[PDB]
Solved structure of RNA (28S ribosomal RNA, nucleotides 1592 to 2653) from Plasmodium falciparum 3D7, 811 nucleotides shown. The PDB entry is titled "Single particle cryoEM structure of the Pf80S ribosome in the POST state (nrt with P- and E-site tRNA)". Rfam match: Eukaryotic large subunit ribosomal RNA. Its Rfam clan is "LSU clan". Method: cryo-electron microscopy, resolution 2.3 angstrom. The entry became public in 2025.
Context: one part of a larger RNA, bound to proteins that are not shown
RNA sequence: GGAAGUAGCAACUAUUCAAAUGAGAACUUUGAAGACUGAAGUGGAGAAGGGUUUCUUGUCAACUGUGAUUGAACAAGAGUUAGCCGCUCCUAAGGGAUAGCUGAAAAGUGUUUAAA
RNA sequence: GGGGU
RNA sequence: CCCCGUCUCAAAAGGGAAACAGGUUGAUAUUCCUGUGCCAAUAGUAUUAUGAGUU
RNA sequence: AGAUGGUAACAUAUAUAUAAAUGAACUCCUUUACAUAGGCUUUACACUCGGGGUGCGUUUUCUUUGCACUUUACCUUUAUAACAAACCUUGGAAUCAAUUUACUUGGAGAAGAGGUUCGUUGAACUCAAUUCAAAAA
RNA sequence: UUUGUUUUGUAGCAAUAGUAAUUCGU
RNA sequence: AAUUAUCCGAAGUGGUAAGGACUAUCCUUGAAAAAAGGAGGGAACGGCUUUGU
RNA sequence: GCUUUGCU
RNA sequence: ACUCUUAAUACUUGUAUGAGCGUACCAACAACCGCAUCAGGUCUCCAAGGUUAACAGCCUCUGGUUAAAUAGAAAAAAGUAGGUAAGGGAAGUCGGCAAAAUAGAUCCGUAACUUCGGGAAAAGGAUUGGCUCUGAGGACAUU
RNA sequence: AAUGUUAACUCAGAACUGAAACGGACAAGGGGAAUCCGACUGUUUAAUUAAAACAUAGCAUUGUGAAAAGCCACAACUGGUAUUAACACAAUGUGAUUUCUGCCCAGUGCUUUGAAUGUCAACUUGAUGAAAUUCAAUCAAGCGCAGGUAAACGGCGGGAGUAACUAUGACUCUCUUAAGGUAGCCAAAUGCCUCGUCAUCUAAUUAGUGACGCGCAUGAAUGGAUUAACGAGAUUCCCACUGUCCCUACUUGCUAUCUAGCGAAACC
Numbered sequence: 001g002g003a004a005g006u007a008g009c010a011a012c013u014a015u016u017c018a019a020a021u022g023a024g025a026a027c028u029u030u031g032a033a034g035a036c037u038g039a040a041g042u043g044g045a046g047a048a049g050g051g052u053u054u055c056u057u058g059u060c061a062a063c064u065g066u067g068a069u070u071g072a073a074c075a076a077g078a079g080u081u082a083g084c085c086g087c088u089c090c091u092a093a094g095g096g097a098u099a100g101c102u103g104a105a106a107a108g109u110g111u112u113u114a115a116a
Numbered sequence: 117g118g119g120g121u
Numbered sequence: 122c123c124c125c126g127u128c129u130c131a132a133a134a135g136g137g138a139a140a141c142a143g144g145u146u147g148a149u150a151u152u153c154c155u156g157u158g159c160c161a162a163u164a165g166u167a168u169u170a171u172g173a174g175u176u
Numbered sequence: 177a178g179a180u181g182g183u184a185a186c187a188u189a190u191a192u193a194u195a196a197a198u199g200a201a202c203u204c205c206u207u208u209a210c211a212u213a214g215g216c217u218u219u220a221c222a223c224u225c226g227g228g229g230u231g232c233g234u235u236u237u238c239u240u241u242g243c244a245c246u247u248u249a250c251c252u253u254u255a256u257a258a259c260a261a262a263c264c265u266u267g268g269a270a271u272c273a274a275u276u277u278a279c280u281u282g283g284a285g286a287a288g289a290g291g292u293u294c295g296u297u298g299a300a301c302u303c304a305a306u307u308c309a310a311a312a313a
Numbered sequence: 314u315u316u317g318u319u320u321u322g323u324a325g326c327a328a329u330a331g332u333a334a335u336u337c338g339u
Numbered sequence: 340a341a342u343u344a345u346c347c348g349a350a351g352u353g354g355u356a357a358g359g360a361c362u363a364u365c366c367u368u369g370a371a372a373a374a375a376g377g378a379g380g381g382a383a384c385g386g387c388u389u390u391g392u
Numbered sequence: 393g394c395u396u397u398g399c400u
Numbered sequence: 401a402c403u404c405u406u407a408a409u410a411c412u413u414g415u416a417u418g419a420g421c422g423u424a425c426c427a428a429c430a431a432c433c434g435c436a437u438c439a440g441g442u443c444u445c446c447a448a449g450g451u452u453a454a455c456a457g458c459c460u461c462u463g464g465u466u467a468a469a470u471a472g473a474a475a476a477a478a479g480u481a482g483g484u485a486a487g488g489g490a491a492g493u494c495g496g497c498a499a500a501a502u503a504g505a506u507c508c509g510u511a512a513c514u515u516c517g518g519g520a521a522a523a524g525g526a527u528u529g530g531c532u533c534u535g536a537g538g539a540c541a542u543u
Numbered sequence: 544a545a546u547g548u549u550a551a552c553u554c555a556g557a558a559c560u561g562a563a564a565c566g567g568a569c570a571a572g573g574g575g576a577a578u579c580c581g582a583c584u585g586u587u588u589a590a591u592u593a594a595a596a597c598a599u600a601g602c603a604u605u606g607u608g609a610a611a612a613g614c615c616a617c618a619a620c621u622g623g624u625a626u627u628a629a630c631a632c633a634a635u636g637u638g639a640u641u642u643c644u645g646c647c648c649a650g651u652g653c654u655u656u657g658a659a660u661g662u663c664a665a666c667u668u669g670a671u672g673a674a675a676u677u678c679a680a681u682c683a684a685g686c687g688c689a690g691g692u693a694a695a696c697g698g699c700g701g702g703a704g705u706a707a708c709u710a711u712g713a714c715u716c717u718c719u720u721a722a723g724g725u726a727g728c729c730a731a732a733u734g735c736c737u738c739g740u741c742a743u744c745u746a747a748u749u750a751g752u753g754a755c756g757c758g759c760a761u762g763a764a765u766g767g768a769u770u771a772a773c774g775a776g777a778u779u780c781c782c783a784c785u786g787u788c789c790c791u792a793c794u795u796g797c798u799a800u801c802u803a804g805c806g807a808a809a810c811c
Base pairs, nucleotide, nucleotide: 001811002810008805009804015033016032017031018030019029020028034466035465036464037463043446044445045444046443049426050425054078055077056076057075058074063071083159084158085422086421087420089136090135094130095129096128097127100109101108102107117125118124120123140157141156142155143154144153160418161417164412165411166410167409168408169407170406172404173403174402175401178384179188180187181186198383202379203378204377205376206375207374211364212363213362214361216359217358218357219356221354222352223351224350227347228246229245230244231243232242233241247330251325252324258296259295261293262292263291264290265289266288272282273281274280303322304321305320308317309316310315334343336341365369385400386399387398391394432441433440448460449459450458451457470803471802472801473800478798479797480796481795482794483793484792485791487789488788491787496784504528505527506526507525508524513518515639529560530559532557533556534555535554536553537552538549539548540547541546542545543544561565573782574781575780576779577778578777579776580774581773585597586596601637602636603635604634605633606632607631613624614623615622616621641768642767643766645699646698647697650696651695652692653691654690655689657688661686662685667680668679669678670677700718701717702716703715704714727761728758739755740754741753742752743751
Other pairs, nucleotide, nucleotide, family: 003809tHS004808tHH005006cHS005806tHS006807tWH007806tHS010797cSS012468tWS014034tWS021025tWH022024tHS022069cWS025069tWS026470tWS027066tWW038460tHS038462tHS039447tSS039461tWH040455tHS041462tWW048427tHS048428tWW052054tHS052079tWS052080tWW053424cWH055147cSS059073cWS060062cHS060063tHS060071tWH062073cWS064070cWW064437cWS065469cSS071072tSS072430tHS078148tWS079080cWH082423tWH083139tSS086133cSS088419tWS090372cSS091132tWH091371cSS093131tHS098110tHS098111tWH098114tWS099110tHS102619cSS103105tHS103106tHS108620tSS111114cWH116126tSS119123cWW120122cWW132135tHS135370cWS136372tWS136373tWS140151tWS141249cSS145150tWH171191cSS171405cWW172196tHS177384tHS182184tHS184264cSS185291tWS191406tWS199381tWS199382tHS200381tHS201380tHS208373tWS209372tHH210371tWH215360cWW220355cWH225349cWW226348cWH234239tWS248327tHS248328tWH249327tWH250326tHS254298tHS254299tWH255298tHS255301cWH256300cWH260294tWW267287tHS268285tWS268286tHS269282tWS269283tWS269285tHS275279tHS276278tHS278361tWS297300cWS302304cHS302320tWH306319cWW307318cWW328329cSS328330tHS331346cWW333344cWW337339tWH337340cWW347348cSS365367tHS367369cSS389397cWW390396cWW391395cWW392393cWW413416tWH425431tWS426431cSS427428cWS428442tWH434438tWS452454tHS457569cSS477799tHS485786tWH486790cWW489785tHS489787tHS490496tHS490497cWH490498cWW490785tWH493495tHS500784cSS503566cWS503571cHS509523tHS510522tHS511520tHH512519tHS514517tWS515517cHS515770cHS518771tSS531558cWW582772tWS583599tHS587594tWH588593tWH600638tHS602694tWS608628tSS609627tWW609628tWS612625tWW613632tSS617619tHS617620tHS637764cSS639770tHS640769cWW643763tWS644764cWH647721cSS648695tWH656688cWH657659tWS657660tWS660687cWS663683tHS671676cWW672674tHS672675tHS698722tSS705712tWS705713tHS706711tWH712713cHS712714tWS719723tWS720722tHS724725cHS724762tWS725763tWH726762tHS726767tWS730737cWH731733cWS734736tWS744750tWW745747tHS748750cHS763766cSS786790cWS
C1' cells in the first nucleotide's frame, strides 16, 4: 500500500437558556436553571513516588485520540522564610567495621589467648 | 575511651 | 590509685525539651506580621539587689 | 556546719521569677515502658431542643414562622471546685456488713466520722477583689 | 485577726481579635 | 477609612476521642536505650590578723 | 595544710 | 556580724543566643506505577442531617462537580445490560445454568439425630400503615 | 405520712380509618429427605484447577544425657537449634471425637552382641634374592554368621468330596505359604464382566438410596468402620418458585445506523 474514510471514538444517570472573549465556541469564562458527588465524597490534610506539574503574564507549531480561545502543552518571569513542625539524638529487628582466626587472595565470621 | 582521685 | 567500658550505622508512624490565636500573599505559613508564651543554653571576676540559713 | 509545720497520710520558699531546705565516693530503685477482650463511668468535641437579640426568606391562604450568626486558643506549678482510686487518724464489725452493671473488700482492722495525695480536668465552685453584720491584741 | 451578706470580671489571656448586623467621605 | 448595637438564659442524644477504676484470657505474659528523677551513705568545711612546721 | 594568740 | 540562691550591671574571656537541611505543588479525579492524560493498582487521619440496628442502602446541608479519546439526528435487524408476560410449572438441560421465590422486626411453634454444646433463623404460622387515645418504666422539697 | 416542678424514647393495649394496605421505596435466608469426602476455624496452583488437596489438634514411632551429644550449615575457620537440656530439641507417619487397629521378620531395610569366627586395603612383620621385586602372616570397619524390629518398606493361597427332596456345604481329604486378608466394609471417587441381582424411588431409572457378596483388583495409623457440627466440595429426590421450556411477544438504556469531525489493525 489494499483493507478504509472502514473497525471504531459505549464504564462513571445530564444537560439547557442567555451573555463575554475570540477569526472561529457543545466541551474557555460569567449569570440563570435542571441535576450529581452524598462526609466510606473527584471534600480537606499527609506518606511513598514524581520534580516545578505550583503562581502570574502571555500564548497555540505540535500535543490536549472531536473542537478548543482551554491546559498538567509552549514561552518569560516569580514563588518554598522555623529555637517550638520534622530530620538531626536514642535504641530495635538488624547492617558495616575493629581484634583475632581462616583463605592464594577475593572474601567468611565477628571476642573465639585484646595490654581496647 | 570515660569517671572520680 | 582504683572503677566502668569494642566502635559505628539502622525508625520523617517506636522513645523524644519547647507555641498558640488572629491576620497577611498571585503563589509560603504552628515558618511571615501582630500579640501573648514556652524550652534549652548562658564562662571567670567584681559589684549591687532578691531571698533563705548561720553564733 | 547545712530551715520548719502535721499524731499521721504528708505539707511548706508565691522573691517581677515557689531560685536556694549543704551534701563527696560507692550503691539501690522509679519514670521512659508497652498485649488482648468486655462492659461501667467522667470529660472535651460533635449533634440536637427551647428562650432572648440581629439579619434574611415565605406570605393567593396558613405560619408568635423557616434559616443564618450569637465565638474564645496556647500559656498563668493556672488557682480552685468536683470525681474514680490509694493512704492516714479515730472507730472496733455475726443478726455479718459495705458495695458494683459485673465482683470486690474487711480483726493482716469493715462500716461510720474526719483528713492526705495523685490522677482526671482546666474558672467548675462565691473563684478573686469588693460592700454590709457577728468573733479580738 | 475568723464566719455569714452584696457588686464587679466572659478569672488573666479578652476584645483590642473573630462573627453577624446598622450607618457615615469612601 | 471611621462610627454604633449583639456576642447570654436553660437542657437533651450518645457519635467520636481520651482518661479512670475494674473484670477476664493465654502451654501467647505482650521492646530497648538516650534522657530524667528519688533515695541509702556521710567524704569536706566560718571569716579578718598572727607563731612555728 | 596543721596547735596557737586578739575581733566578728 | 558571715555561706549559698536567683536577677541585673561592668570588665576580662576570640565575636558570650537559638546551627544546618526539608518546607512550592500532585498524591491520582490526567501530576505516582502500569509504554499513555490507561474503568487497573497504591499506606494514614477528620466524618454532618433524615430514615434506620447501622460509618448499610436511598435522599439531603457544608465543601466539590456538572468532567470523562466526540457530538447531532434517527431509532429497524442484531448485540449487550435490564423489565414484564396468559395457561402450564423443569416437560428445558449433562446438570434448575440463569432467573424467580421470603428474606426486617415482634409474637408463636420447632423434628430426626447428637460429641448434650447443638441441630435452629430447623420446618412452619400470625402481625406490621396512618390517626386519636390509654397504661407502665425516673429525677428534683416541705412540715 | 402527706402537696408541686420537670426529662428521655421504649414497650404494651384499645378505638377509628383506607380500593385489605402498611419491613409499601431502600434493605433483605429458599427450605426439606438423604448419600460420598474432608472432622471443624484456617491455607493453596498471582493469569484455566479453591478441592475430597495442604495445614490442624489428637495419636504413634524414631534419634539424642551435650560442647568427643542428636539434627543441620560451612572451603576452612566457625556456626544454627541454643537466652536450649528429655514436660527438651530434632526426624517421620497418621489426621477431631467414638469403636478398633488382626496374622507375617521368610524378602528388603534399620538395628544389637561378638577374640569362637570367614573374607579385606594401606601399613607392618617375616622369608628369598645381588636388588627391584616376588612370596607368605595378622586384632579395622563393612559384608557374611547369630538375634531384634511391621503405628519400617511391605505382604497376607488353591483343588476336590460331603447333610432323609433339589440347592448349599457345618464336616472331611489333599497340595502349599513367612503368614494365607482377621474385625469390619462394598458393584463405595475401590467390581472388569456390568446397565450385576433383589427391593424402593418414576408412567417410564445405564441415575439415587437400601440390601446381597468366591471382592478383575476392599480392608485396618498405605489406617478400617462410624460419626454430631461445619463446607462458594461431589451426588439423588421432594416442596416452593419461576420465560429453563411449550412459544415466544412487547418494552427501556447503551451500541449498531446516517451525518460533522477524527481515525487504526490482523490479513494479503